[PDB]
RNA sequence: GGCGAUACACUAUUUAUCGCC
Numbered sequence: 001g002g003c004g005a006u007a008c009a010c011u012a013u014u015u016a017u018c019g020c021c
Base pairs, nucleotide, nucleotide: 001021002020003019004018005017006016007015
Other pairs, nucleotide, nucleotide, family: 008014cWW010012tWS
């Protein structure tokens, strides 16, 4: 560096926690 599950959002197909590689 990127993402899997859960609580909100609302004109954003998200934040946040943990682990793998």
Background: An RNA structure, in which 21 nucleotides are resolved. The entry is indexed under holoenzyme, protozoan proteins, RNA, ciliate, template, genetic, reverse transcriptase. The 2006 paper behind the entry is "Structural study of elements of Tetrahymena telomerase RNA stem-loop IV domain important for function". The entry is an ensemble of 14 models. Entry title: Solution structure of the Tetrahymena telomerase RNA stem IV terminal loop.